[PDB]
Context: bound to proteins that are not shown
Molecule: crRNA (56-MER)
Organism: Mycolicibacterium mucogenicum
DNA sequence: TGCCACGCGCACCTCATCTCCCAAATAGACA
DNA sequence: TGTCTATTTGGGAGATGAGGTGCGCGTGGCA
């Protein structure tokens, strides 16, 4: 530096480093499934360099 | 004004449309 | 023998089809 500490985003205060330990403010919320697609990352041919 | 790398291989993610969200019949568990 | 509750079920339909994608819609700039 990041992720995590009673839903998610943003932020103050306190804390943990696989474990700890919560508080407060402001906002927004219709959530499951399957199903096609896309992305990344690492290796490997081909070459051009 | 023409170039910028073209293909496998597994692993692990998210994005994009589209459909559904019951209840009636039957069978048990108490009194 | 009668209230509730917790399960089983049939649905819910009428039943051809699978390999896009040229309509557009988006989306490049560097030497």
């Nucleotide at each position: 530096a990041g992720c995590c500490c009673a839903g998610c985003u943003u932020g103050g205060c306190g804390g943990g480093c696989g474990a700890a330990g919560g508080c407060c403010a402001a906002g927004a919320c219709g959530g499951a499934g399957a199903u096609g697609a896309g992305g990344u990352g690492c290796g490997c041919g081909u070459g051009g360099c």